C1' cells in the first nucleotide's frame, strides 16, 4: 500500500508548502498502537507444477498558516 | 527512461484497444540497430567520506481498424 484502534485527536471551507506521478490536473498529507499485499535482508530450500502460501527480521510516504459556526 | 541511426518506414486526423498510472484526465503506443540513467544478476570489494563513477552479464513498455489531401 490494505485493514482496525487510541486521552491520540475542535469541525467545515479556502490559499499556500508536500507528496504520488515520466510530467503536470483529478486526489491524498496531525500523532502514536496492531494485522497485513507488496518490496528487501539474512536463512533454509535442487524442488513436475498450470490455485495463493516456507521460516526469521526489517523498511513501510505527504503539514502549515487563514477564515466561518 | 534518454540520446542517436536504419530499404525500415505514406501524411495528417478521428475512433477504438492499450501502455505509463493507486485511479481516471491530460500525454504517450509500428519494426529492427547503436550508446546509455536506472534496475536485476554472478563477481570483487572490511573499504573515513561530504562530487558522480569497480569489472561483467541480463532486462529496459504500449496498435488496430476508419477518412481526408
Nucleotide at each position: 500500500g490494505g485493514g482496525g484502534g487510541c486521552c491520540a485527536c475542535a469541525g467545515c471551507a479556502g490559499a499556500a508548502g508536500c507528496g504520488u506521478u515520466c510530467a503536470c490536473g483529478u486526489c491524498g498529507c496531525a500523532g502514536c498502537c496492531c494485522c497485513u499485499g507488496u518490496c528487501a535482508g539474512c536463512c533454509a530450500u535442487u524442488g513436475c507444477a498450470c490455485u495463493c502460501c516456507g521460516g526469521c527480521u526489517g523498511c513501510g510516504a505527504a503539514u502549515u498558516c487563514u477564515g466561518c459556526u